[PDB]
Solved structure of RNA (23S ribosomal RNA, nucleotides 526 to 1261) from Deinococcus radiodurans, 720 nucleotides shown. Crystals were grown from: HEPES, sodium hydroxide, magnesium chloride, ammonium chloride, 2-mercaptoethanol, spermidine, 2-ethyl-1, 3-hexanediol, ethanol. Among the 28 different proteins in the entry, which are not shown, are 50S ribosomal protein L14, 50S ribosomal protein L23 and 50S ribosomal protein L4. It comes from the structure "Crystal structure of the 50S ribosomal subunit from Deinococcus radiodurans". The structure was determined by X-ray diffraction at 2.9 A resolution and released in 2015. Lineage of the source: Bacteria > Deinococcota > Deinococcales > Deinococcaceae > Deinococcus. It holds a match to the Rfam family "Bacterial large subunit ribosomal RNA". The entry is indexed under protein synthesis, peptidyltransferase, ribozyme, ribonucleoprotein, ribosome. The work is reported in "Crystallographic characterization of the ribosomal binding site and molecular mechanism of action of Hygromycin A" (Kaminishi et al., Nucleic Acids Res., 2015).
Context: one part of a larger RNA, bound to proteins that are not shown
C1' cells in the first nucleotide's frame, strides 16, 4: 500500500507524553488552504543558464611609509612639533638636526600688502576683508607606492637536467627454414642481305620470386572506466637489403635529428623537461564570510587604438553652511512654427477653357 | 506649347494664416515642502516592457533607434486560469476584528441562481478579412394599391419586319447605329434558354379571378457562412439559452500587506524635564519606516592581551539534549558527558565570523 510532490507553511483533529511541561505545550500525525531549491550572472531565473555528493575542517580588502588628503577626539596653542642618536631600562628621559604655520604675485629678476601684464587703464591672482589657528599625535573614511581582496591562464627570460624511449651519425659483432626463377662469362651447334643474332651444355646472377623466423602495420571485425594510456583474432606488406638485431659512443632546446609528417627529441613538442626570475601580467570569470536601523541610485552626455574598459559631468549618500530660496498650482508677460488648415510662394497633380 | 481663365488636390525636407501644449521670467495674491553650496564616501556608464510620438522594417516582429509616462529593474499584496511589464494597489511588528480598490457573486472558488426593460438559439458566447446571404431585432427612403395591386390561375402576346449593317448563315437573341407606324381593354426592332440559321418555350403590357396590403433601397443591434496542420480534447474546467451568453439602468454583498480599530516598537521634530551650554538617556505629540549596488548609524560573536571580579576533583573548557530570555546577531536555567583547567566586566591589539570559487585536506 487509490497516490501527482521545491517536501515547506498556515489551520484543524486523531495519537501520545509531561525535568526551562498541564498549554502559549512537546513529539507524532490525518485531512484542507496556500506554495516556481540556493547561488552567481541578468533587461529578465522553478528555469532544460553556471557552481555544488555529504558532513567537519583549511579558505579572500591586509600591511607597509614617518607619504597625501579629509571626519572624529586628545595635547599645546600664534605657535606645535622632534629624527637619527645618547642614557637610563621589571620604566622612560635627553636629543631642535631638521620639518609643519607664520604673505602673496610673476616666467623670472625682482616687488612686496601688494603683485604681474601694460607706457597709464581696464584685468587676474592677492591681502584687508563684515570674521575667521595652527600644529603633534590617535582611531577612522580614501588616495598613492608595493603582490596590494582572494584563485585562474596561454606565453617570456635565465641557469641547468635528458639520446637507457624516439631520430640519426660512428667503432664493433650477431642473424636471414626451406622452396622457385635460372644472366654474364665459358664449352660445343647454326646463320651470314651493311646485322647484333639463334640452339645445346653448363654456369649461379639479382634494391628476382612463393614463403617462415625477424622486420612492417593493409583491411574489417572485437576492443573503447581496456587483458594493453595503442593491442587482440583474421587478413595483408617486406623477407641478400636503401636488410635486421645487440652492445659501446657522438649529437639538444630557435639546439639536434629527419628517404620530410614541423615528424621525434623518455606515454600529449608549431620550440622537451626541472629549478628559478615569480604572488610574471590578467580592462577577464569564478569566489567574497555576524546582525539590526537609516536614506537610496544608475544603465542617460560627451571624449577615448574606444565600445562587456575608463576620465569627467548627471544621478545616491553623509558632514558642514545657509535659511523658503525647492515644489506644485494660479495670475501677468513675452518665446515657439508642431496638430490641423491652407494653397500666396517652391515642387507635383484632376477635368476644362484658351491660345502657339 | 509656356503664361493667364473657372472648376480641383497632394507635400518630412512647401506655408496666407496657425492652436492644444510647452518654455522663460515676476509674484505668492496660496497650498506644501523641497533647495542651494562647502567638503568625505560611492555606484552607475548592458536595460527591459507597454501607451502616445516618429523614423527604419513588410504601417512585419517578444524587431531596430529616438522622444514621452508609467511599472519591472530594485516591487512583496489583491486582479488578469498560469504570466518581471498590464488593472487595484506601495507591505515598520503583533490580532481568530471592520470597510474598500482593481476584479467579482451557479459549484470547484469568497460574494444576489438578484431586479427591470429588451437582445442572440448560433454555444454566438470561448479568438481573422475581402466576398457573399427572404437570419431576427430597430428605424428611414422610395413605390404600388377600395381606378382592385404583388403571388396565384386562363388567355393574347401582336402587321409592316428576316429592321439597317456584318454574315458562309444571324431572321428578338456571336459583333456595329436607331429604339418608328399599325390594330386595340393590351401587345416592347423586345428578357433568358433555343437553332449550324428557321421555327420552338416564356417574360415587359392588358383583361377576367380574387381579395386585400405588398413591394424595392440604405442605416443600425445581435447572429450565419466564408473558417484546413500536425502526441489528446476543453471558455481555467464542471457546466451554462427553464442564461451562469447579451445591451441598458439600479442596489446588497465578498475581496488587498491600500484605509481603519486596538496594542507595540524604530526615525526624524518640537516641547518638557535631569548634568556641566552643547550632548546622552527618559516621556508626551506629531511624524516617519519596500528595496539591489552603495553612503551611514547601533551593536552581537570569536582568540589573544593589560586589570579587576571569581569559579573550578562535592569537577573546569569541550561534547550532548532542552517547551526559557533578549529587537537580530546572540544569551542563561536544569540536567547528561567528560577529567584540568575557566566565565563574567572594561580595556587593547588581530591570522576574528563561509554554502557556494569545476575552490584545499580529510572522512563517508
Nucleotide at each position: 500500500a487509490c497516490a501527482a510532490g521545491c517536501a515547506g507553511u498556515c489551520a484543524u483533529g486523531g495519537c501520545a507524553c509531561c525535568u526551562u511541561a498541564u498549554g502559549c505545550g512537546u513529539g507524532u500525525u490525518a485531512u484542507g488552504g496556500c506554495g516556481u531549491g540556493c547561488c552567481u550572472a541578468u533587461u529578465g531565473a522553478a528555469g532544460c543558464a553556471u557552481g555544488a555528493g555529504c558532513c567537519g575542517g583549511c579558505g579572500a580588502c591586509u600591511u607597509a611609509g614617518a607619504c597625501c588628503u579629509g571626519a572624529c577626539g586628545u595635547g599645546c596653542g600664534a605657535g606645535c612639533u622632534u629624527a637619527a642618536g645618547u642614557u637610563g631600562a621589571a620604566a622612560a628621559a635627553c636629543g631642535g638636526a631638521g620639518g609643519c604655520g607664520g604673505a602673496g604675485c610673476g616666467a623670472a629678476a625682482g616687488c612686496g600688502a601688494g603683485u604681474c601684464c601694460g607706457a597709464a587703464u581696464a584685468g587676474g591672482g592677492c591681502g584687508g576683508c563684515a570674521u575667521u589657528a595652527g600644529u603633534a599625535c590617535g582611531u577612522c573614511g580614501g588616495g598613492c607606492u608595493a603582490g596590494a581582496c582572494u584563485c585562474g591562464a596561454a606565453a617570456c627570460c635565465a641557469g641547468g637536467u635528458g639520446a637507457g624511449c624516439u631520430a640519426a651519425g660512428c667503432a664493433u659483432g650477431a642473424c636471414c627454414a626451406g622452396g622457385u626463377u635460372g644472366a654474364a662469362a665459358c664449352c660445343c651447334c647454326c646463320g651470314u642481305g651493311a646485322c647484333a643474332g639463334g640452339g645445346g651444355g653448363c654456369g649461379g646472377a639479382g634494391g628476382a620470386c612463393c614463403g617462415a623466423a625477424c622486420c612492417g602495420g593493409u583491411g574489417c571485425c572485437u576492443g573503447c572506466u581496456g587483458a594493453a594510456a595503442c593491442a587482440g583474432u583474421c587478413u595483408c606488406g617486406g623477407a641478400u637489403g636503401a636488410g635486421u638485431u645487440g652492445u659501446g659512443u657522438u649529437u639538444a632546446g630557435g639546439a639536434g635529428u629527419g628517404a620530410a609528417a614541423a615528424g621525434c627529441u623518455a606515454a600529449c613538442c608549431g620550440a622537451a623537461c626541472c629549478u628559478g626570475g615569480a604572488g610574471a601580467u590578467a580592462g577577464c570569470u569564478a569566489g567574497u564570510u555576524c546582525u539590526c536601523c537609516c536614506c537610496g541610485a544608475a544603465a542617460u552626455g560627451u571624449a577615448u587604438u574606444g565600445a562587456g574598459g575608463u576620465a569627467c559631468a548627471g544621478c545616491c549618500u553623509c558632514g558642514g553652511a545657509u535659511g523658503u530660496u525647492g515644489a506644485c498650482c494660479a495670475u501677468g508677460u513675452c518665446c515657439u512654427g508642431u496638430a490641423g488648415a491652407g494653397c500666396a510662394c517652391u515642387c507635383a497633380c484632376a477635368a476644362g477653357g484658351c491660345u502657339a | 506649347a509656356a503664361a493667364c481663365c473657372u472648376u480641383a488636390u497632394g507635400a518630412a525636407a512647401c506655408u496666407c494664416c496657425g492652436a492644444a501644449g510647452g518654455g522663460g521670467c515676476a509674484c505668492g495674491c496660496g497650498u506644501u515642502u523641497a533647495g542651494u553650496c562647502c567638503g568625505g564616501g560611492a555606484g552607475u556608464g548592458a536595460g527591459g516592457c507597454u501607451g502616445c510620438g516618429a523614423g527604419a522594417g513588410c504601417u512585419a516582429a517578444c524587431u531596430u533607434c529616438c522622444g514621452u509616462a508609467g511599472c519591472c529593474g530594485a516591487g512583496a499584496g489583491g486582479g488578469a486560469a498560469a504570466c518581471a511589464a498590464c488593472c487595484c494597489a506601495g507591505a515598520c511588528c503583533a490580532u481568530c476584528a471592520g470597510c474598500u480598490a482593481a476584479g467579482g457573486u451557479c459549484c470547484c472558488u469568497a460574494a444576489a441562481u438578484g431586479a427591470u426593460c429588451g437582445c442572440u438559439c448560433a454555444g454566438u458566447g470561448g479568438u481573422u478579412a475581402a466576398g457573399g446571404a427572404u437570419g431576427u431585432g430597430u428605424c428611414g427612403u422610395c413605390g404600388c394599391a377600395u381606378a382592385g395591386a404583388c403571388a396565384g390561375c386562363c388567355a393574347g402576346g401582336a402587321g409592316g419586319u428576316u429592321g439597317g449593317c456584318u454574315u458562309a448563315g444571324a431572321a428578338g437573341c456571336a459583333g456595329c447605329c436607331a429604339c418608328c407606324c399599325u390594330u386595340c381593354a393590351a401587345a416592347g426592332a423586345g428578357u433568358g434558354c433555343g437553332u449550324a440559321a428557321u421555327a420552338g418555350c416564356u417574360c415587359a403590357c392588358u383583361g377576367g379571378u380574387c381579395g386585400a396590403g405588398u413591394g424595392a433601397c440604405g442605416a443600425u443591434g445581435c447572429g450565419c457562412c466564408g473558417a484546413a496542420a500536425a502526441u489528446g480534447a476543453u471558455c481555467g474546467g464542471g457546466g451554462c439559452u427553464c442564461a451562469a451568453g447579451u445591451g441598458a439602468u439600479c442596489u446588497a454583498c465578498c475581496g488587498a500587506a491600500g484605509c481603519u480599530a486596538u496594542g507595540g516598537a524604530u526615525u526624524c521634530a518640537a516641547c518638557u524635564c535631569g548634568c556641566g551650554a552643547a550632548g546622552c538617556g527618559a516621556g508626551u505629540u506629531g511624524u516617519c519606516u519596500g528595496g539591489u549596488a552603495g553612503g551611514g548609524g547601533a551593536g552581537c560573536g570569536u582568540u589573544c592581551a593589560g586589570u579587576c571580579c571569581g569559579c573550578g576533583g562535592a569537577g573546569a573548557a569541550g561534547c550532548c539534549a532542552u517547551a526559557c530570555c533578549g529587537g537580530a546577531a546572540g544569551g542563561a536555567g536544569u540536567g547528561g558527558u567528560g577529567g584540568a583547567g575557566c566565565c563574567g566586566a572594561c580595556u587593547g591589539a588581530a591570522g576574528u565570523g563561509c554554502g557556494g570559487a569545476u575552490g584545499c585536506c580529510g572522512g563517508c